[PDB]
Context: bound to proteins that are not shown
Molecule: 3'ETS(LeuZ)
Organism: Escherichia coli
RNA sequence: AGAUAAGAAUAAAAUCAAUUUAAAAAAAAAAAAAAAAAAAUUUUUUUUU
Numbered sequence: 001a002g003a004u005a006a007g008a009a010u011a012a013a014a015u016c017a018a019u020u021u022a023a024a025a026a027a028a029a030a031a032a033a034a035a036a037a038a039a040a041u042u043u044u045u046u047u048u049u
Stems, first nucleotide, its partner, number of pairs: 019027003036044004
């Protein structure tokens, strides 16, 4: 070192320094796959658990 046990609801208005801390400071390519999964054409998939 703990994050409000929920502000009845932001017509909609990107916050500074994401590796920390004192004079830095330590430094690091192997990558297509075009969807993941199941039924067997579909569906779910971070577009309403």